[PDB]
Context: one part of a larger RNA, bound to proteins that are not shown
């Protein structure tokens, strides 16, 4: 996706579909969360990816930025000190570049001039000052003097210039300054920032290992080859010789003997097949030797090809045969180009060495250099050869069921539980209970191993609730055995009906304790059970503390706080309407099939009794209650209560009174009805088989046995009853409107069939049938006798049989054959049998024979009945009968989401409204009175106000709307709508 009922089955190891079973019945309605491993979102965990990102940092590689030398800006004197008039470099100065502050760039530098002082013989001068300090006033734009000069009539009016305000001067004044600084080199430092890397295998992953590149033996299954994180084990080197020749010896261990000498020192002989040694690991191989000691060397050399090994018939590494050159050795043949043999190790780029009368160095020549060619090191062990640290819980994408965290699935090592043996305990005694050293077995309610299924997600612990299975029995029923006197107890049977609890601490499964109890047994149900909840643990993001980490951050440590989606679909399950089809419709009824239930204790008696030595200390029948459960129900006691019923009350509102309303039900008191509570109250049941067990009677087995055949008694088990439902299952019964029942032609549809049997019960190691003569009963049973018995009084059978008609005989038939009234008679799911009567109606049914005739359709298929078949529509034509009810509307409320389900709806009657009356429910209405009323106010005792109290008054009110009874008063009620037939 298509769907939508289950059990097992296999199966991708948990099916809606496939097998094998149960079994299945339209269209729906309110619930509901058991399943669709439901939806939701390409899993965030976990692991892969030669995919990321934040974020550290002792990763790699780099970098702003800083420090710090050199060069240029970058200049002038003076002196130290060096080198040969040049020059380097140290000091100390200088301004001019350069910088830094100030100012509206406002008085700098030198002189002159003036005015206090000192001081040498009035004048020089040493040398200083530059005219403000008592008060919270003012303070500029000129005063005077000197000289010029204009206008007007010496007098008026008005102007310039100077001094007053000294002068010359080259940076505004001050402060650094050949240095800060700034350009470009270069060295440090630079997680402040950039970018990238953080190997594989791997019984997930990581930690842990190298099974990553070699080598011995096994695995290895007699070629060779073959694999695991298979099993023992070695390698990254040693070696001037331990390479290479000759020679010559002969080892390991042993007996047996020599002064010191002993277990072991050296000498001497025997024996030695290697038990020794050969660098190393093993394994093969060696004895005048491959091993020990000598001699003498450098075959560990320098050359080109070809093989082998791995394998692809590539590389590398390592070996084999030669073949050319030089060598060594040895008398020589001959052997040596490393090690006795299998291990011992490294591409391409790039360095570095060596070699050549070497090539090339670009126009040519000469010489440096550079670069070529051959050959060796330098090195990649992740060993066919990247240049690489961490964390992420802030995390991210791709993707994996190739792969880990639940369930299931296979395994059962370990957890559980249970047998066999039988040393031993049990005073004695193997087994009353136990049981050792063995040993076999079950079990998936442990934990493992594994990694099948699921990573475009199957919601992760515990609790709560709930139902239901299991038995491997705690309790309860029945029981068998004790080392069972009683009591208590332990052992085992059938055996899961019906129970198995209330708490403290923990998140807790688990545990531990309290207490109670008949017992306080263990378990599955996706480790039932999160679209049931909860959310305490676990398990995101915040934080805190221990240990660890440089850190970033971790941590089967510890601690606090952290969002819990969705049903309206399909099925289940619950209840509710309804379907079929019985001709419709109703009443009453049956039960198939399905559910199912009761349970345990206490106290009295028994009896202080059997039992016991005592202490203790029982049962069976009876009585009386009680626990738990189940099914009701509201009299009673409680709960509720908006009858919103009465009072009472607060704030406000209506002018007050009196009536009343608002405050999301104002707020309390009491309280009808109704509901409802072990928190009132009833009521809870009988058989059958039988299991375990005990026994009868009996072999087998002369005995014996509870079994073998035959038989009893037997129980919370089991089924059935009561009890709940009531079928695509029946059944009497009453009414049936254009119908019913009885008496033509067809026409449509639906189909098989193509003779019938109409009955004894039954036994099988025994039947059947006459027989009544005999015995018994209300004709019918037992006996006896005689017949059948591979059933012949037999289903291996009966029975009917159909070609027709005609004519005449022979048998059968006359008690025949066809044909309308009457009475017996059948009930599990009842007879168109048989009998008596007729008024009718034939001499033919059969058989054997005579006689001829039929459409004799010319050789052919569905021929022949049951068949007047069965359902349906008409048409018709006679009789003789009926003249309903469902359903809606309406009412009711014993009901009720909605349908549905109980009711009523003219008998002068019926419901219904109002009213009255009963009953209950609160608690004494307004209004009047009062010589009650704390007081208090006016007027001479009276009049006011005044909460309240009395009486009127158990008053008022309200009371079925789902309380009871009227027949007062009102109207209204004889109706409408849609449908239904054998």
């Nucleotide at each position: 996706a298509c769907a939508g009922c289950c059990a097992a089955g296999g199966g991708a190891a948990c099916g809606g579909g496939c097998u094998u079973g149960g079994c299945g019945g339209a269209a729906u309605c309110a619930g509901c969360g058991g399943g669709g491993a439901a939806a939701g979102a390409a899993g965030a965990c976990c692991c892969u990816g030669u995919u990321g990102a934040g974020c550290u940092u002792g990763a790699c590689u780099c970098u702003a930025g800083u420090c710090u030398g050199g060069c240029a800006c970058g200049g002038u004197g003076a002196a130290g000190a060096g080198a040969c008039g040049u020059u380097u470099u140290u000091u100390c100065a200088c301004u001019g570049a350069c910088c830094c502050g100030g100012u509206g760039a406002g008085g700098c530098g030198g002189g002159g001039g003036g005015g206090c002082g000192a001081g040498c013989c009035g004048g020089g001068c040493u040398c200083u000052c530059g005219c403000u300090u008592c008060u919270g006033g003012c303070g500029c734009c000129a005063a005077g003097c000197g000289c010029c000069c204009g206008g007007c009539c010496g007098g008026c009016c008005g102007g310039g210039c100077g001094c007053g305000a000294c002068c010359c001067g080259c940076u505004c004044c001050g402060g650094g300054g050949a240095c800060a600084g700034u350009g470009c080199c270069a060295g440090g430092u630079g997680g402040g920032g950039a970018g990238u890397u953080u190997g594989a295998c791997u019984g997930g992953g990581g930690c842990g290992g190298u099974a990553c590149a070699c080598c011995u033996g096994u695995c290895a299954a007699a070629c060779g080859g073959u694999a695991a994180c298979g099993c023992a084990g070695g390698u990254g080197u040693c070696c001037u010789a331990a390479g290479g020749c000759g020679a010559g010896c002969u080892c390991a261990g042993g007996g047996a003997g020599g002064a010191c000498a002993g277990a072991a020192a050296c000498c001497u002989c025997c024996c030695g097949u290697g038990g020794a040694g050969c660098a190393g690991a093993a394994g093969g191989g060696c004895a005048a030797a491959a091993g020990c000691u000598c001699g003498c060397u450098u075959g560990a050399u320098c050359u080109u090809g070809a093989u082998u090994u791995u394998c692809a018939g590539u590389a590398c590494g390592a070996a084999u045969a030669c073949a050319g050159a030089c060598c060594g050795u040895g008398a020589a043949a001959g052997c040596g180009g490393g090690g006795c043999c299998u291990c011992a190790c490294g591409a391409u780029c790039c360095u570095u060495c060596u070699g050549a009368c070497c090539u090339u160095u670009u126009g040519g020549g000469u010489u440096u250099u550079a670069a070529g060619c051959a050959g060796g090191a330098g090195g990649u062990g992740u060993c066919a050869g990247a240049a690489a640290a961490g964390u992420u819980a802030c995390c991210a994408c791709a993707g994996g069921g190739a792969u880990a965290a639940c369930u299931g699935g296979c395994u059962u090592g370990u957890g559980g539980c249970g047998g066999c043996c039988a040393a031993g305990c049990g005073u004695u005694c193997a087994u009353a209970g136990c049981g050792a050293c063995g040993u076999c077995g079950c079990u998936u309610u442990u934990u493992g191993a594994u990694c099948c299924u699921u990573c475009g997600a199957u919601g992760u612990c515990g609790g709560c609730u709930c139902u239901u299975c299991c038995u491997a029995u705690c309790a309860u029923u029945g029981u068998g055995a004790a080392g069972c006197a009683g009591a208590a107890u332990u052992c085992a049977c059938c055996a899961a009906g019906c129970g198995u609890u209330g708490g403290a601490u923990u998140g807790u499964u688990c545990a531990c304790c309290c207490a109670c109890u008949a017992a306080u047994a263990g378990g599955g149900a996706a480790c039932g059970u999160g679209a049931g909840c909860u959310g305490g643990g676990u398990u995101u993001a915040g934080a805190c503390c221990g240990u660890c980490g440089u850190g970033a951050g971790a941590c089967a440590g510890g601690u606090u706080a952290g969002u819990u989606u969705u049903a309206c679909c399909c099925u289940a399950c619950u209840g509710a309407u309804g379907a079929u089809g019985u001709g419709u419709u109703g009443u009453u009824g049956c039960c198939a099939u399905g559910g199912u239930a009761a349970u345990c204790c206490u106290g009295c008696u028994c009896a202080g009794u059997a039992c016991g030595a005592g202490a203790g200390g029982a049962a069976c029948c009876g009585c009386a209650g009680g626990u738990u459960c189940a099914g009701a129900c509201a009299u009673u006691u409680g709960g509720u209560g908006u009858a919103u019923g009465u009072g009472c009350u607060u704030g406000g509102c209506u002018g007050a009174g009196g009536a009343g309303c608002c405050a999301a039900u104002g707020g309390g008191g009491c309280g009808a009805a109704g509901c409802u509570a072990c928190c009132a109250u009833c009521u809870g049941u009988g058989g059958g088989a039988u299991u375990a067990u005990g026994a009868c009677u009996g072999a087998a087995c002369g005995c014996c046995u509870c079994u073998a055949a035959g038989u009893c008694a037997g129980a919370a088990u089991c089924c059935c009853g009561c009890c709940c439902a009531g079928g695509c299952g029946g059944a009497a019964c009453g009414a049936u409107a254009g119908c019913g029942c009885c008496g033509g032609a067809g026409c449509c549809u639906c189909g098989g069939u193509u003779g019938g049997c109409c009955u004894c019960g039954g036994a099988u190691a025994g039947c059947c049938g006459g027989u009544c003569c005999c015995c018994c009963g209300c004709c019918g049973g037992g006996g006896u006798c005689c017949g059948g018995u591979g059933c012949g009084g037999a289903g291996a059978g009966c029975c009917c049989u159909u070609c027709g008609u005609c004519c005449c005989g022979g048998g059968a038939a006359a008690c025949g054959g066809g044909g309308c009234g009457g009475c017996c008679g059948g009930a599990a799911a009842g007879g168109g049998g048989g009998c008596c009567g007729c008024c009718c109606u034939c001499u033919c049914g059969c058989c054997c024979g005579u006689c001829a005739c039929g459409c004799a359709c010319c050789g052919c298929a569905c021929g022949u009945u049951c068949g007047u078949g069965g359902g349906g529509a008409a048409c018709c034509u006679g009789g003789c009968g009926c003249u309903a009810a469902a359903c809606c509307a309406u009412u009711c409320g014993u009901a009720g989401a909605c349908g549905a389900c109980c009711u009523g709806c003219u008998u002068c009657u019926g419901g219904g409204u109002c009213g009255g009356g009963g009953u209950u429910u609160c608690g004494u209405a307004c209004g009047u009175a009062g010589c009650a009323g704390a007081g208090c106010a006016g007027c001479u005792g009276c009049u006011g106000c005044g909460a309240u109290c009395u009486a009127u008054u158990g008053a008022a009110a309200g009371u079925c709307a789902g309380c009871c009874c009227u027949c007062g008063a009102c109207a209204c009620a004889a109706g409408g709508g849609u449908u239904u037939g054998u």
This is an experimental structure of RNA (28S rRNA, nucleotides 3865 to 5069) from Oryctolagus cuniculus, with 982 nucleotides shown. The work is reported in "Structural analysis of the dynamic ribosome-translocon complex" (Lewis et al., Elife, 2024). Entry title: Structure of the rabbit 80S ribosome stalled on a 2-TMD rhodopsin intermediate in complex with Sec61-RAMP4. The reconstruction used 140,190 particles. Released in 2024, the model rests on electron microscopy data to a resolution of 2.69 A. Rfam match: Eukaryotic large subunit ribosomal RNA. Taxonomically the source falls in Oryctolagus (Eukaryota, Craniata, Teleostomi, Boreoeutheria). The entry also models magnesium and zinc ions. Among the 47 different proteins in the entry, which are not shown, are 60S ribosomal protein L9, 60S ribosomal protein L7a and Ribosomal protein L26.